This is an experimental structure of RNA with a sequence from La Crosse orthobunyavirus, with 24 nucleotides shown.
Context: bound to proteins that are not shown
RNA sequence: UUAGUAGUACACUACU
RNA sequence: GCUACUAA
Numbered sequence: 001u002u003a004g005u006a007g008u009a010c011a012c013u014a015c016u
Numbered sequence: 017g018c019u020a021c022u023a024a
Base pairs, nucleotide, nucleotide: 003022004021005020006019
Other pairs, nucleotide, nucleotide, family: 001024cWW002023cWW007018cWW012014cWS
């Protein structure tokens, strides 16, 4: 590369 | 696409 399965994560939080 | 294992 190809296919299968299981995932994909974090800021404001104020004079209001 | 990025990630982790399986398979050709």
The entry is indexed under RNA-dependent RNA polymerase, VIRAL PROTEIN.
Crystals were grown by vapor diffusion, hanging drop at pH 8.
Entry title: Structure of full-length La Crosse virus L protein (polymerase).